[PDB]
Notes: Shown are 50 nucleotides from a PDB entry: RNA from Mesorhizobium loti. Released in 2023, the model rests on X-ray crystallography data to a resolution of 3.22 A. Entry title: The apo-form of THF-II C22G riboswitch. Primary citation: Xu et al., Nucleic Acids Res. (2023), "Structural insights into translation regulation by the THF-II riboswitch". It holds a match to the Rfam family "THF-II riboswitch (folE RNA)". Rfam links the family to the GO term regulation of gene expression. The literature on the family includes a 2023 paper in Nucleic Acids Res by Xu et al., "Structural insights into translation regulation by the THF-II riboswitch".
RNA sequence: GGCGUGGUCCGUUCAAGUCGUUCCUCGAAAGAGGAACUACGGGAGACGCC
Numbered sequence: 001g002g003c004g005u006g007g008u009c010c011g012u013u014c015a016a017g018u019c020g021u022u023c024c025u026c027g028a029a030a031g032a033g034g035a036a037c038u039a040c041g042g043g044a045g046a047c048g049c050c
Stems, first nucleotide, its partner, number of pairs: 001050005008043005020037007
C1' cells in the first nucleotide's frame, strides 16, 4: 500500500442506483415536506489475510 469483516462518525442525488424501492403528511393538481429499507462516496480506529 491493497483486499476482507465488524462497528463508529461525515456526506449524498442540479452525483450513480427505474423518480433507487416502498410508505406517510399538505395540495384541486403541479408541487412541497417527512419516514423506513437500501445504496453509494469518504474520515478515524480494531481484527484477519496479502